sg_RNA, together with DNA: 495 nucleotides with solved positions. It was solved by electron microscopy to 3 angstroms. Primary citation: Park et al., Nature (2023), "Structures of the holo CRISPR RNA-guided transposon integration complex". The entry is indexed under DNA BINDING PROTEIN, DNA BINDING PROTEIN-RNA-DNA complex. Among the 5 different proteins in the entry, which are not shown, are 30S ribosomal protein S15, TnsC and TniQ.
Context: bound to proteins that are not shown
RNA sequence: UAAUAGCGCCGCAAUUCAUGCUGCUUGCAGCCUCUGAAUUUUGUUAAAUGAGGGUUAGUUUGACUG
RNA sequence: CAGUCUUGCUUUCUGACCCUGGUAGCUGCUCACCCUGAUGCUGCUGUCAAUAGACAGGAUAGGUGCGCUCCCAGCAAUAAGGGCGCGGAUGUACUGCUGUAGUGGCUACUGAAUCACCCCCGAUCAAGGGGGAACCC
RNA sequence: GGGUUGAAAGGAGAAGUCAUUUAAUAA
DNA sequence: CCGACGACAGATAATTTGTCACTGTACAGTAGAATATAGATGCGCATCTATATAGATGCAAATTGAGTGGCCTTATTAAATGACTTCTCAACCAGTCA
DNA sequence: TGACTGGTT
DNA sequence: GGCCACTCAATTTGCATCTATATAGATGCGCATCTATAT
DNA sequence: ACAACGACATATAATTAGTCACTGTACATCTACGATACGTAGCGGCCG
DNA sequence: TGTACAGTGACAAATTATCTGTCGTCGG
DNA sequence: TGTACAGTGACTAATTATATGTCGTTGT
DNA sequence: CGGCCGCTACGTATC
Numbered sequence: 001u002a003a004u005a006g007c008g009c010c011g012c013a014a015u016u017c018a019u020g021c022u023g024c025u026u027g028c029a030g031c032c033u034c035u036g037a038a039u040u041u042u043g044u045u046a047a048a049u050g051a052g053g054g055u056u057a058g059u060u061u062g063a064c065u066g
Numbered sequence: 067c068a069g070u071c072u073u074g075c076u077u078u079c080u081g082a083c084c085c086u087g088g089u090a091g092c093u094g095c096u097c098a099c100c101c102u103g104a105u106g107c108u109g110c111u112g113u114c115a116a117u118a119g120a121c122a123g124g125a126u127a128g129g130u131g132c133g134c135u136c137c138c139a140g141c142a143a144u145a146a147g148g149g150c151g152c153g154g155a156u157g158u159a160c161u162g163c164u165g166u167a168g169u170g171g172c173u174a175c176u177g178a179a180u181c182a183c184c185c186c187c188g189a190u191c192a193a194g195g196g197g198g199a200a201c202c203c
Numbered sequence: 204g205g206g207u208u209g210a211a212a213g214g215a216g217a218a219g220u221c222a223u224u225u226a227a228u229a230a
Numbered sequence: 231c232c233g234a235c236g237a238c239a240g241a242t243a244a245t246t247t248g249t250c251a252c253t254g255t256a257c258a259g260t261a262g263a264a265t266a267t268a269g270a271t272g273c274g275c276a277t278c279t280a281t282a283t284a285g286a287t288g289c290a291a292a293t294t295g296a297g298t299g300g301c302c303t304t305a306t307t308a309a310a311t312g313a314c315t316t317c318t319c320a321a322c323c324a325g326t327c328a
Numbered sequence: 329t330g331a332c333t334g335g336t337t
Numbered sequence: 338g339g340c341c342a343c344t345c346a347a348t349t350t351g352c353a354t355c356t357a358t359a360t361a362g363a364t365g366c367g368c369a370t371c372t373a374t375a376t
Numbered sequence: 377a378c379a380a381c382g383a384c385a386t387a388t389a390a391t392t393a394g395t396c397a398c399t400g401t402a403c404a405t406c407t408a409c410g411a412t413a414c415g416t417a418g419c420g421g422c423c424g
Numbered sequence: 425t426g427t428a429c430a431g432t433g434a435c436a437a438a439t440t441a442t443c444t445g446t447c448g449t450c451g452g
Numbered sequence: 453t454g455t456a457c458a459g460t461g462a463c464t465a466a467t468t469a470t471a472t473g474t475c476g477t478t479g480t
Numbered sequence: 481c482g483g484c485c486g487c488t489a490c491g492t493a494t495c
Stems, first nucleotide, its partner, number of pairs: 006134004010043001013040006021030004052085004063070003075213003080182002088175001090173001092171005099149004106141004110123005128137002154160001183198001187194001200207004214319001216317015231452021253430001256427002259409002262406002264376038321336008377480024402455002410495015
Other pairs, nucleotide, nucleotide, family: 002138cSS003128tSS005136tWS010048cSS011042cWW011047cSS012041cWW012046cSS018019cSS018020tHS018032tWH020031cWW020033cHS020034cWS021033cWS042044cWS048131tWS051133cHS054179tSS056182cWH058079tWH058182cSS058209cWH059210cWH060211cWH067068cHS079209cWW084178cSS086124tWS086125tWH087176cWS089174cWW091172cWW096143cSS097166cWW098150tHS103142tWS103145tWS104142tHS115117tWS115118tHS124127cWS134135tWS151163cWW151164cWW153162cWW155159tWS157158cHS185196cWW186195cWW189193tSS214215cHS215318cWW252431cWW302338cWW
């Protein structure tokens, strides 16, 4: 120099609804501001995951009585 | 949700810090020499050598957002198969020759961290104690 | 002069068996 | 001696030229002009032609992605890691002793 | 007399 | 499933062959116009 | 007896009408039309 | 008043071929 | 080779006013 | 709406 591909993860973006969001008709209308499922996309000083080998009778997750 | 008592067991993470090792024996495997190249080994920064190795940094450490048994580069005797030289054996056995190195295993001593906001003195079948920084009400 | 200066889990032992994954032996 | 012809000279009307008097005739608005034809030349309008096609079609490689087909060592033991299954999980009475 | 140890479906 | 060899629908790309229209130049009348000639 | 004039009749060339052969001249595109004037009527532009 | 130039009858003069005399020459 | 009609010399026939005889009449 | 006044156009005469 090279590492194009394949496979597994991680978010990012939608698109479709609900286990969610406003009503009362307690089951429909309505959309995605959240919280979540499904598919598809991505590799962007995006974001998120990210196994070189070791080290503390460590801290918090505790019991009882109002 | 207020007041008492409180123990140090077995594990999973998140933080933080340290190392990238030392000589003294024992021991396994691998190699005549070639081709194919395997869930094979190796892969960071800087400096000196540009010999294959030292010195100083270090978990960012070959390939991509992150990894692999995949892929790239070098080596390949230590997946395997095949080729094949000279000697030993040759009744089926034959790492069985061409060998001083490569890479492991184990035991004893030893270097650093022995932390959970830092600092210091100790105990590990037990043990705690002393002194500060920052912030809140 | 008092706190704060990261969180979370537990039912434990014995024995047989399975799957892969390394070594050894063998046909 | 008589008749006919030539030389020379002389006189004469025809011919030509000139002069003189009387006269027929043009001057009077007027032929360049009118009216056919052939023959050549030029401008305009139509009536073809020959070139020029770009769009559509048929076909034939040239990959290109997507298939499908054919060929392969195996049995015990041991250790390691990850799993599954089974079993178990009394409590007070009776006999010593400082 | 309240400790120790042994019993037993 | 993996490593290779073979096969099929397709679908791209290129080339040859119409083809049906669009469009500028010869060619030929059809009359006007001028010139010449004659009574 | 001689000369002149008229009556009557008779023959005669002049005149006119007719016929015939030879000759002259028009037929051959051709003057209605051109060039002046006067005399009268009309066309729209300008003004009331 | 009609008119004025060119052509045409009428007459006169100079020239020349032609007709007449006179003489000379030749023939019958 | 033009062509064909109107006018024109040349000649002839019919008509007539006129010249010639012949005789009668009159004047001298 | 009606009337008056320059420049053309038709009719007549003569060389």